[PDB]
tRNA (34-MER): 34 nucleotides with solved positions. The entry also models sulfate ions. The PDB entry is titled "Complex structure of AFCCA with tRNAminiDGC". The 2008 paper behind the entry is "Molecular basis for maintenance of fidelity during the CCA-adding reaction by a CCA-adding enzyme". Crystals were grown from: 50mM HEPES, 20% PEG 3550, 0.2M Tri-lithium citrate, 80mM NH4SO4, pH 7.5, VAPOR DIFFUSION, temperature 293K. Method: X-ray crystallography, resolution 2.65 angstrom. The entry became public in 2008.
Context: bound to proteins that are not shown
RNA sequence: GGCCCGGGGCGGUUCGAUUCCGCCCUGGGCCAGC
Numbered sequence: 001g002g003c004c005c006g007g008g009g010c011g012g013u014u015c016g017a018u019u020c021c022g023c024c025c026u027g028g029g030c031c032a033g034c
Stems, first nucleotide, its partner, number of pairs: 001031012
């Protein structure tokens, strides 16, 4: 840095969002390096 699992806050979009698009904090697991 990327990937998986889980907490607490938000924004947007929508008739309707835990459920779509995203943003902050945040707990643990894993992957490449050779």